[PDB]
Context: one part of a larger RNA, bound to proteins that are not shown
RNA sequence: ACAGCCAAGGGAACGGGCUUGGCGGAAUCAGCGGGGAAAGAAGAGCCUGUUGAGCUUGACUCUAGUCUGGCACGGUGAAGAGACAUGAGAGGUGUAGAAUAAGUGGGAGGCCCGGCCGCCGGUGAAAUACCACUACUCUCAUCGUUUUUUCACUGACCCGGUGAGGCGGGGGGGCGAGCCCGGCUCUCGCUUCUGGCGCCAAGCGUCCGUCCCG
RNA sequence: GCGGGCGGGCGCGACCCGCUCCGGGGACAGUGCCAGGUGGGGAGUUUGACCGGGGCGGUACACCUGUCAAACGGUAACGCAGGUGUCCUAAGGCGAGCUCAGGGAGGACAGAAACCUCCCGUGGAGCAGAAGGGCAAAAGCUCGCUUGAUCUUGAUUUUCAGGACGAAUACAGACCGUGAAAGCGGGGCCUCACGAUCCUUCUGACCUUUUUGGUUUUAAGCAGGAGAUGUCAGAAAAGUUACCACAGGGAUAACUGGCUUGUGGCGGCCAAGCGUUCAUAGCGACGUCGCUUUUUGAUCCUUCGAUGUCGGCUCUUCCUAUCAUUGUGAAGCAGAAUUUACCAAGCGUUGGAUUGUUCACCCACUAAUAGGGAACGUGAGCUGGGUUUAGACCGUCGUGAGACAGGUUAGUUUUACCCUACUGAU
Numbered sequence: 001a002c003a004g005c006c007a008a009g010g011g012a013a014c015g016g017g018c019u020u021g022g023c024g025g026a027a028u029c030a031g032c033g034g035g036g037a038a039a040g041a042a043g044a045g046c047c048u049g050u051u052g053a054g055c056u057u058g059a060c061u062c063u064a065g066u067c068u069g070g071c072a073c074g075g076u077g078a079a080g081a082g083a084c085a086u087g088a089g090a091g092g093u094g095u096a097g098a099a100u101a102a103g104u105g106g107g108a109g110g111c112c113c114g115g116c117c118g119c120c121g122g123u124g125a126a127a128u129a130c131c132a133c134u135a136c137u138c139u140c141a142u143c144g145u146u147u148u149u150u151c152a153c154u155g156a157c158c159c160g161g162u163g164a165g166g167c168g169g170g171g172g173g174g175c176g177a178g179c180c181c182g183g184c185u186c187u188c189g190c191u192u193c194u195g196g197c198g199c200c201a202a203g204c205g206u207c208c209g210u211c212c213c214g
Numbered sequence: 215g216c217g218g219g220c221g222g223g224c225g226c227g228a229c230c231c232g233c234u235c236c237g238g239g240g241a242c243a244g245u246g247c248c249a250g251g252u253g254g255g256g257a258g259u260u261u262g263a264c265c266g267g268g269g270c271g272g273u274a275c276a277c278c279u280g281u282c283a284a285a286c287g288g289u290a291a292c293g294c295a296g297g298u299g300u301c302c303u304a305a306g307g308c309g310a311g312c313u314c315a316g317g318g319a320g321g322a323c324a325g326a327a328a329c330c331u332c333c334c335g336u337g338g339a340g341c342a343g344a345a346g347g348g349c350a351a352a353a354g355c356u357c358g359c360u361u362g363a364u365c366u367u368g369a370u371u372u373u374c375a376g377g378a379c380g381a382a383u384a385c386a387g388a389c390c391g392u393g394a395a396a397g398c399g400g401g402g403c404c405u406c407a408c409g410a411u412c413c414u415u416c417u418g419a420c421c422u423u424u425u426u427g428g429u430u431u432u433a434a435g436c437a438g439g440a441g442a443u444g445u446c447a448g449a450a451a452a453g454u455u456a457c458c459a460c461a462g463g464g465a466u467a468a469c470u471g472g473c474u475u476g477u478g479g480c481g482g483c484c485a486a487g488c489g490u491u492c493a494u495a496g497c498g499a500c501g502u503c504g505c506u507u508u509u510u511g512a513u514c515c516u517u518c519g520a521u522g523u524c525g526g527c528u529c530u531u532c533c534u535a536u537c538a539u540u541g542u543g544a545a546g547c548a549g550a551a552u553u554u555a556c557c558a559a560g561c562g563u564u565g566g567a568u569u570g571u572u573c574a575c576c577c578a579c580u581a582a583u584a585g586g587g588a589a590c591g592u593g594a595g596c597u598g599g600g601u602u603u604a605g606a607c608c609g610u611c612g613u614g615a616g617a618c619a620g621g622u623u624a625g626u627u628u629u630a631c632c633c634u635a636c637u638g639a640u
Base pairs, nucleotide, nucleotide: 002016005022006021007020008019009018027640028639029638030637031636034634035633036632038629039628046463047462048461049460051459052458053455054454055453056452059259060258061257062256063255065252066251067250068249069248070247071246072245073244075153076152077151078150079149080148081147082146083145084144085142086141087140088139089138090137091136103133104132106131107130109117110116111115112114157239158238159237160236161235167232168231169230170229174188176186177185178184179183181182203226204225205224206223207222208221209220211219212218213217214216262275263273264272271292276298277297278296279295280294281293299446301402302401306360307359308358309357310356311355312354314338316334317333318332319331320330321329340349341348345405346404347403362389364388365387366386369383370382371381372380390399391398392397413441414440415439416438417437418436421435422434423433471515474511476510478506479505480504481503482502483501487497488496524599525597526596527595529591530588531587532586533585534584537562539560541556542555543554544553545552564578565577566576568574605623606622607621608620609618610617611616
Other pairs, nucleotide, nucleotide, family: 001017cWW004036cWS010015tWH013471cSS013472cSS014470tHS032635cWW033034cHS033630tWS033634cWW036594cWH043045tWS043468cWW044520tWH045467cWH046267tSS047466cWS050449tWW056614cSS057059cWH057613cWS060254tHH064253tHS074243cWH075155tWS092093cHS095097cWS098118cWH100102cWS101122tWH101124tWS105131cWW107129tWW108109cHS108128cWH118129cHS121124cWS128129cHS154241tWH156240tHS156242tWH157243tWS162164cWS173189cWW175187cWW180182cWW201228tHH202227tHS253255cHS259451tWS260452cWH261453cWH264292cWH272274tHS278344tWS279345tSS283290tHH284289tWW297406tSS299444tWS301342cWS304361tWW304363tHH313352tWW314339cSS315335tHS325326cHS325327tWS325328cWH337338cSS337339cHS337350tHS339352tWH348353tWS352353tHS362399cSS367385cWW368384cWW377447cWS386400tHH393395tHS393396tHS409443tHS409448tSS410443tWH424432cWW443448cWS453615tSS463518tWS464468cWH466518tHS467518tWH469517tWH470516cWW473512cWW475477tWS477509cWW484500cWW485499tHS486498tHS488493tHS489495tHS492546tWW493498cWS514515cHS522627tWS524570tSS528592cWW534559tHS536538cHS537559tWH538581cSS540557cWW559561cHS562582tSS563583tSS563584cWH567575cWW569573tHS570599cSS570600cSS580582tHS592595cHS604625tHS612614tHS612615tHS630632cHS
C1' cells in the first nucleotide's frame, strides 16, 4: 500500500494476509478504549561523520588595544659624566736576594778613573747595571671621538580663561615708611557696618558756522 | 576785529612706549612609521584510530620467537606464552691452542661453597638481550694480529600489488686484514632492533649553471651520508555543552521479545553421617543428573523518517512449583498442635504506620494472609511522587567552561468521529 475474526507454526526470532486448524451471513445505531507494535515529528537518549555552532582555557595560529625603544616633526644656550682612543707617571715573594731582582730580548757594558752598578753569586729556577717594548691595575689630563644626565630659553606643539577688557617697563602727581645731610630708596594703587545707586561725562582748553545781534 | 546769543568740532579728563590677548607647560607631551613584550578582550581552526555500543582501561597501530595452524606455503579474535625502539673497537674479521655444565676420589690451615691433582662427562654449559633452531681439536674459552662495520655497478630473496622501506642472499670490479697455506672476511651464528617528498647540514669533482661578455665572492644544481615523522607508506593541534544543531545509523548502546542459563530459583540420583536406638519418619555431607525463565548477566537478530518509560491505582484472564478450604496416604501421628507426600487452581488470599518506590519492615485482624504470567499486562485508562531537558542550591572534582552512576527544590502528560475487538440496540 491493500485491507481488516482467531489459535498455534515457521518466518527479520511478537502476522490481518503465508501453512494447518477454529470457522465465516446484507445494511446499520449508540458506547468503548484490547489491538491496528494507531496519528502527530526524516528519534529528544546514544553511536558515526575527518558536518557544525555557543562557551572555556595551560590547545595551535593570529589580532584590536595597551607598555617600552628607535627614526622624523624637532629648535636656542649652559654645565657634567660614561666609555673608546691619545700621551704622562706609579704597583709584593718556592723565595736565602744588590724591591717580591712587579714582565720580554740581547750580550757584559757603563759610572767613576784601580774602585762600584753589575748574569757570571741562593750554586741569583732567567731574575740584569745598560737599554727600548708590552703585560694585568690606579691616577692625571686631551683644542680628541661618540653616547648620555641636569638646568635655563621660546618659536614649533599642547592645555585652560575670556565677549581674547587694562600684560611688561617708563613715568607724572598724590598716600605714606625709612635714610642723609630738599633730595635718595622703597610701598600703594582710590571700593570691607547696612539684602540702595551707579552706563550713554561733568568740568576745563581750544577751532568753527555757508547762523544772527552790537 | 573783538564781544553776546544759537547750533556744532576736536583735546584733556581716561599718561607714554614696548612684536607675540592673558596664564600654564614645552622640545617634553603628542602625532606618523618600524621594532620587542603583554594580549581568550577578539578572530579562525583543531582536539587520531582500533574497540563484542561509546567512554575509562589497553595497543592486539611498526617489528621478532614458540603455539594456535588441521605434517607444503598462507590463515583470524582486546587467542595463549613472551621480547623490541637497544648493546658491542669487539661481543666485527682471521689464525692458533684448548674444552664446557655437572659429578666422583684425593690434598695444611679449608669447612656445603677459596686453590691444586686424577677420573667420568653428547654438550645436560656458553654463544649479551625473548624464544626457537644451530654449534665441540665448534659458532664456546684464552691469546696474537687487524678494521671485509671500508670504495663501487648491476642481479636476487623476504613483505608484496610481485611499488617502496627495513632486513637479507649469491656474484662482479677495487683496495685491504688474517693465516705457512687452502681458504675465510665486505659487521654481529640464523630469524627483531627502524623511516618518503620538501627543507636544512656535511662531504666529492682542476664538475655544470649564476641569463651581453670576462674575473672573484655568493647562490643554484649533480652524487653519497646525517637532522623525522613510534598514528612507525610519514596532517602542524586542548576542552566543555544539561542551551544545543545537522546528515545519518537499528552497521551500535539504553526496554520488550528471540537464542543461552553461567548466576538466581526449583527439583532428582547415590548414601557418609544426623535423628537415644535406626542411612532413607524427617534430613542429608563428598559427589552427580536435570528443569524453569517471576533474578542478574552474556549476545546484538528485530525496532533510532520514534513500539511513550519506574511505581501505584483500576480490571480481566491464565499457570501451579498448594498458604487455606474438599478427599486422601505417611510420621520420631496418644489427644491437641505440627511436619512429609498425592488427586487438585473450584474458591479465597485483607485493613494500616514509614518509603516515589518493586523490595523490606512492623502494627492488627484472619481459614490463610501462597508464589507467579499476560510487550518485566495495563499512560489516546488515570496519576506524575521518582527517573530523565531547560531555573536554582550544597558537597566533592576541575584553572575554567563545566562533571557527578551524590543529595535537594520548582518544572505543559496531545488526538478517536476510522477498522476490528467487546458492550448493548435495530
Shown are 640 nucleotides from a PDB entry: RNA (28S ribosomal RNA, nucleotides 3521 to 4221) from Mus musculus. The reconstruction used 235,429 particles. Rfam match: Eukaryotic large subunit ribosomal RNA. The family is grouped with related families in Rfam's "LSU clan". A reference for the family is Cannone et al. (2002), "The comparative RNA web (CRW) site: an online database of comparative sequence and structure information for ribosomal, intron, and other RNAs", BMC Bioinformatics. The depositors describe the entry as "RPL13 (eL13)-mutant 80S ribosome from mouse". The entry has 70 different proteins, among them Large ribosomal subunit protein eL29, Large ribosomal subunit protein uL29 and Receptor of activated protein C kinase 1. Released in 2025, the model rests on cryo-electron microscopy data to a resolution of 2.46 angstroms.